[PDB]
Context: bound to proteins that are not shown
RNA backbone atom coordinates (compact mmCIF):
# COMPACT_ATOMS: atom_id res chain seq x y z
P N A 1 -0.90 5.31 3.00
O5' N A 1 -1.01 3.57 1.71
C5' N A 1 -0.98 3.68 0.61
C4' N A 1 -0.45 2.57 0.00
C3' N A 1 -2.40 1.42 0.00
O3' N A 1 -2.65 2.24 -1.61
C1' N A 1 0.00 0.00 0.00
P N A 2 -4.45 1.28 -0.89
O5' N A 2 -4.30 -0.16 -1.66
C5' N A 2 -3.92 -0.46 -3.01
C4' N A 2 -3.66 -1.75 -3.48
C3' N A 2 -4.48 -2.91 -3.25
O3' N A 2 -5.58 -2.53 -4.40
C1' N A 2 -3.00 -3.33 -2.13
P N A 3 -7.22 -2.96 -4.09
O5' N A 3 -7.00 -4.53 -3.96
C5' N A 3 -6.73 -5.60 -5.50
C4' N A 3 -6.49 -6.95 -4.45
C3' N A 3 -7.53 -8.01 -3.92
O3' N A 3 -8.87 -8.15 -4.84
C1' N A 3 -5.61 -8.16 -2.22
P N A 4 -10.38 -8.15 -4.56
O5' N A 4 -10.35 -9.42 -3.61
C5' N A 4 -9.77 -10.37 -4.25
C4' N A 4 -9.84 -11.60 -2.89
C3' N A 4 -11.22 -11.74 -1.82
O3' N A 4 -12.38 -12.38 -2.89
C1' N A 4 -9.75 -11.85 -0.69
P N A 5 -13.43 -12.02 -2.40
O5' N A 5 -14.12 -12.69 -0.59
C5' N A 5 -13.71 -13.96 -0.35
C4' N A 5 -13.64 -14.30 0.95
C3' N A 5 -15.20 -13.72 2.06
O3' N A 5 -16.71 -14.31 1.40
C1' N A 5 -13.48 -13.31 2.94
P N A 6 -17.89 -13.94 1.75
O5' N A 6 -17.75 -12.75 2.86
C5' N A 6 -17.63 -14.42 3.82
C4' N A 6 -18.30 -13.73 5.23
C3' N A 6 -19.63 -12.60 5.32
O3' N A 6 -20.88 -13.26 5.35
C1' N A 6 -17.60 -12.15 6.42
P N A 7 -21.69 -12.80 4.33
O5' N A 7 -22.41 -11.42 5.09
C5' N A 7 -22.28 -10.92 6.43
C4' N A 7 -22.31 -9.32 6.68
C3' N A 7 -22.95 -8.26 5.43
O3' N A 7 -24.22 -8.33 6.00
C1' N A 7 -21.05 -7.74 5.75
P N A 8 -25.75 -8.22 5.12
O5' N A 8 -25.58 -9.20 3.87
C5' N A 8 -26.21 -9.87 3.15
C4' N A 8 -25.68 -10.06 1.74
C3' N A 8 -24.71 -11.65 1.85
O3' N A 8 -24.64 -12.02 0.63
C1' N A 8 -23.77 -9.50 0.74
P N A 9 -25.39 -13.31 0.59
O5' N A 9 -25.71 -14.00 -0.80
C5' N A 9 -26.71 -13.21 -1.64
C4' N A 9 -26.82 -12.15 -2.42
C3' N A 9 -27.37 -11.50 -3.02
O3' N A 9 -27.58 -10.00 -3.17
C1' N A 9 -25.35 -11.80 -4.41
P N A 10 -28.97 -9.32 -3.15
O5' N A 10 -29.62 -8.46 -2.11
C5' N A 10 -29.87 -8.89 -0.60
C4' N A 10 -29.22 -7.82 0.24
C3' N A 10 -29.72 -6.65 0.05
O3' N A 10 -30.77 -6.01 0.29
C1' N A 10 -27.80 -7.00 1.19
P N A 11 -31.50 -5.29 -1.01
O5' N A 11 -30.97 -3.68 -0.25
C5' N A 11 -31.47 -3.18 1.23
C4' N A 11 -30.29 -1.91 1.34
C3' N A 11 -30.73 -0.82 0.38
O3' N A 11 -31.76 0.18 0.67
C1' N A 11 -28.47 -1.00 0.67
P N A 12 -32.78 0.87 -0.11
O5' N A 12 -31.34 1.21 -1.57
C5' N A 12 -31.35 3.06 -1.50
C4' N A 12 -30.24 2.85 -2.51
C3' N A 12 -31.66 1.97 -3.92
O3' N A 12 -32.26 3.75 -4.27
C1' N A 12 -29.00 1.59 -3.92
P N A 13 -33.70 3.52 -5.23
O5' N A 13 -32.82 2.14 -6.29
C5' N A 13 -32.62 3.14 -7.73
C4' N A 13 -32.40 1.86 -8.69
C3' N A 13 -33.65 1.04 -9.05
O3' N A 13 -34.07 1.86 -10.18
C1' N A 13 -31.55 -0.70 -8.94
P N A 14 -35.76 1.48 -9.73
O5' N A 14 -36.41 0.30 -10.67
C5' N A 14 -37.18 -0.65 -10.30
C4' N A 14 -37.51 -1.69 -11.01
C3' N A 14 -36.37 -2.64 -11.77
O3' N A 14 -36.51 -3.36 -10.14
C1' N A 14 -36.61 -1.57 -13.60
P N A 15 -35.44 -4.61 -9.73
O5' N A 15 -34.54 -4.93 -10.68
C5' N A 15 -34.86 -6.11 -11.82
C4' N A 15 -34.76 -6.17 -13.29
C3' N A 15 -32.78 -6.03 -13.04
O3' N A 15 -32.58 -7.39 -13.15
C1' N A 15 -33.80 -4.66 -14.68
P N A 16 -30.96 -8.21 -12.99
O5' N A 16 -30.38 -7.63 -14.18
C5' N A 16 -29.83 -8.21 -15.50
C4' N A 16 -28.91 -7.28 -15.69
C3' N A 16 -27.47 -6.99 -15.23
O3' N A 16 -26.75 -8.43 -15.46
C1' N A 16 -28.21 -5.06 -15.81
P N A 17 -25.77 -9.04 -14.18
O5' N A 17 -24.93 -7.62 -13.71
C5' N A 17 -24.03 -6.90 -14.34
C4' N A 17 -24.27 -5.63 -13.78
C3' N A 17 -23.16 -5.33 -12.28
O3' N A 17 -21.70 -5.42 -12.88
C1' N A 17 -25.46 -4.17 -12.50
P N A 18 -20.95 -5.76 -11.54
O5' N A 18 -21.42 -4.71 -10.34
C5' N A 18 -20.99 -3.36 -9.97
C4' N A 18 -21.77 -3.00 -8.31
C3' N A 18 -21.39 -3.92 -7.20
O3' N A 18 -20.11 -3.37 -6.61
C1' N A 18 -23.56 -3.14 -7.49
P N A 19 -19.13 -3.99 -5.82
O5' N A 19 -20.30 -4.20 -4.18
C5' N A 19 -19.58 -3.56 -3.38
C4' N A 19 -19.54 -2.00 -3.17
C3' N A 19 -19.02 -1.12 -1.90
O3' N A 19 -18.13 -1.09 -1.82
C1' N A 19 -21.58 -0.29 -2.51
P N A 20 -16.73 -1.67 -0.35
O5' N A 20 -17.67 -0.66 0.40
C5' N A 20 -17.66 0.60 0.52
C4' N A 20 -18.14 1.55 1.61
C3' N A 20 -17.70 1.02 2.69
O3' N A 20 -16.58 1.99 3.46
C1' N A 20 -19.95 0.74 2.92
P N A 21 -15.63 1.27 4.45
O5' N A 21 -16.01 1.37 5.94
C5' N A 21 -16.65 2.58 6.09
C4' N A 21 -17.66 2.52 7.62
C3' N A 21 -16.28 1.78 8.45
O3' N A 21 -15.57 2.29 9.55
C1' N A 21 -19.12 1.09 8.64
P N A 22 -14.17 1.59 10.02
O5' N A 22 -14.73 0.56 10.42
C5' N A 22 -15.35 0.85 11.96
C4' N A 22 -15.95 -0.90 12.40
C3' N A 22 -14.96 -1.60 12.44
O3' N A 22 -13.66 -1.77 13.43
C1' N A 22 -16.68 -2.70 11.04
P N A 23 -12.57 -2.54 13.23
O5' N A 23 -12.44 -3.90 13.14
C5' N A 23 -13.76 -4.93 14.36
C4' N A 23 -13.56 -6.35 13.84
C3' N A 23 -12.62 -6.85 13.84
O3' N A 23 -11.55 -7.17 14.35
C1' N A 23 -14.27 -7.44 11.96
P N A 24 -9.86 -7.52 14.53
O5' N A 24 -10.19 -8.77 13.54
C5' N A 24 -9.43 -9.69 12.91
C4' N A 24 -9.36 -10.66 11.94
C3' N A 24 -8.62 -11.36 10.90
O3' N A 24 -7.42 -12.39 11.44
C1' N A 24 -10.47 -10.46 10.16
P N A 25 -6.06 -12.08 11.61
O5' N A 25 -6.02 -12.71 10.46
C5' N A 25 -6.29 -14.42 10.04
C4' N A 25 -6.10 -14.91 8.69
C3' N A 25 -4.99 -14.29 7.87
O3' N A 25 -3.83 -15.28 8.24
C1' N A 25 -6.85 -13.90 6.52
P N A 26 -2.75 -14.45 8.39
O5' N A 26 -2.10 -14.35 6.73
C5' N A 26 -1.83 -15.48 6.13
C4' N A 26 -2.09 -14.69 4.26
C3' N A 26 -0.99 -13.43 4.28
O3' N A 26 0.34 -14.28 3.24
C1' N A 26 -3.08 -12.82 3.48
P N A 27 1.51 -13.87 3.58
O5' N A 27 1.61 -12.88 2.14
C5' N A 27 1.60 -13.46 0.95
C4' N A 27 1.39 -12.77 -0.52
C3' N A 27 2.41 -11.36 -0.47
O3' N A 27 3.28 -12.01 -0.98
C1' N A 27 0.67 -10.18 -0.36
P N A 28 4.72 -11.43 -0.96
O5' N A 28 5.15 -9.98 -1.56
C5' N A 28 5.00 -9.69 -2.97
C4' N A 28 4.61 -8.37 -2.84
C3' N A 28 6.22 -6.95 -2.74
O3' N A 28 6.65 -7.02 -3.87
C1' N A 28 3.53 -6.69 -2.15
RNA sequence: ACCGUAUAGUACGAGAGGAACUACGGUU
Molecule: SARCIN-RICIN LOOP
Organism: SACCHAROMYCES CEREVISIAE